[PDB]
RNA sequence: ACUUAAGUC
RNA sequence: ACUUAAGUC
Ligand code: LCG
Numbered sequence: 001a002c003u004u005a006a007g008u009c
Numbered sequence: 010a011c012u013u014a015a016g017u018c
Stems, first nucleotide, its partner, number of pairs: 001017008
Other pairs, nucleotide, nucleotide, family: none
C1' cells in the first nucleotide's frame, strides 16, 4: 500500500 | 474517508 469483513462518519 | 479484525506484497 492493497485485499476480505465489521463499525462510525 | 477513517477505525477495527484477519491476510498479502
Ligand atoms: P504508516 O503506517 O505507513 C506509511 C503506507 C506509505 N506501507 C506500510 C506498506 N505498511 C506496508 C506494508 C504505505 O505492509 C506507508 C507503506 C506495503 N506493505 O507505508 O504511516 N507494500 N507498504 O506507503 O501508507

The depositors describe the entry as "ANA modification at 3' end of RNA primer complex with guanosine dinucleotide ligand G(5')ppp(5')G". Solved structure of RNA, 18 nucleotides shown. The work is reported in "Structure-Activity Relationships in Nonenzymatic Template-Directed RNA Synthesis" (Giurgiu et al., Angew.Chem.Int.Ed.Engl., 2021). Method: X-ray crystallography, resolution 1.53 angstrom. The entry became public in 2021.